An RNA structure, in which 37 nucleotides are resolved. It comes from the structure "Structure of the Mango-III (A10U) aptamer bound to TO1-Biotin".

C1' cells in the first nucleotide's frame, strides 16, 4: 500500500477530511490500531 477487522473526543481539526458529532453509518470522507498478503 491492498484486503478484512477494530476503537469517540483523554489522537486531532469548530471558517475543520465531512450537508452524518457517528467509529464513518450504500457512499463521499483525517489520523491511528490488529491480522493477512
Ligand atoms: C466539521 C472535539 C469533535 C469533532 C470535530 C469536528 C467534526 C467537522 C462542523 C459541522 C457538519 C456538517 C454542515 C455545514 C455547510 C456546507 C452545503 C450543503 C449543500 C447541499 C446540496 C443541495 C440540491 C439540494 C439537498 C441541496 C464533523 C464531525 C462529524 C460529521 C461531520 C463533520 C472537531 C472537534 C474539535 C475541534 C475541531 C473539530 N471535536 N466535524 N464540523 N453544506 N437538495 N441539498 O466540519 O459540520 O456541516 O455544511 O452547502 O438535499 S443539492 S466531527
Nucleotide at each position: 500500500g491492498u484486503a478484512c477487522g477494530a476503537a469517540g473526543g483523554a489522537a486531532g481539526g469548530u471558517u475543520u477530511g465531512g450537508u452524518a458529532u457517528g467509529g464513518g453509518g450504500u457512499a463521499g470522507u483525517u489520523g491511528u490500531c490488529g491480522u493477512a498478503c
Crystals were grown from: 0.1 M NaCacodylate pH 7.1, PEG3350 16%, 0.25 M Magnesium Acetate. Released in 2019, the model rests on X-ray crystallography data to a resolution of 1.55 angstrom. Primary citation: Trachman 3rd. et al., Nat. Chem. Biol. (2019), "Structure and functional reselection of the Mango-III fluorogenic RNA aptamer".